[PDB]
Context: bound to proteins that are not shown
């Protein structure tokens, strides 16, 4: 270099 | 307000 499946928030860089 | 990338928190 490695350690899932999601969800909401934020934050960064653009439409 | 809406939309990508990309990082994060706290949840399942």
């Nucleotide at each position: 270099c490695a350690g899932g499946u999601c969800u909401c928030u934020c934050g960064u860089c653009g439409a | 307000u809406u939309c990508g990338a990309c990082g994060a928190g706290a949840g399942a």